[PDB]
Context: bound to proteins that are not shown
DNA sequence: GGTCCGTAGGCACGTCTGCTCGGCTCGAACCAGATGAAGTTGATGAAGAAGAAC
DNA sequence: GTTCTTCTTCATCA
DNA sequence: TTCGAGCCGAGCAGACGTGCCTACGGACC
C1' cells in the first nucleotide's frame, strides 16, 4: 500500500 | 366653683412588607440496526476578449 | 492600427 | 402534549404602627 457531511424518508426486532 | 387648656390614650388610616395565588418560559420525550435519495447558490459587478470601425 | 464599443464569463456577497 | 418545576407580576391583604379625636385631670383665676 485505502472513499464526505448533512437531512429526510422507508424498513428491521 | 367653673370654665379652660394641654396631655394621654383609643380609635383610624396609611404602609410596609409578606404570603400567597396565576400565568408564563424552559426542558424532555426507548434502544440498536439497514437502505436510498437529494443539496450543499442564485445575483451582481468587473475585467477581458473580440471585432469592426472607422 | 488602434479605440472604442459590446458581450460574455468568472469570482465576491446576500 | 404533558406536566411538571422555577421566576415572577400585581394585587392584595392583613397586620402594625403612628397619628389624631376625645376624655380626664390638674391647675388656675
Nucleotide at each position: 500500500u485505502c472513499a464526505a457531511c448533512c437531512u429526510c424518508a422507508u424498513c428491521u426486532g

This is an experimental structure of RNA, together with DNA, with 110 nucleotides shown. It was solved by electron microscopy to 2.75 angstroms. Entry title: De novo transcribing complex 14 (TC14), the early elongation complex with Pol II positioned 14nt downstream of TSS. The entry also models zinc and magnesium ions.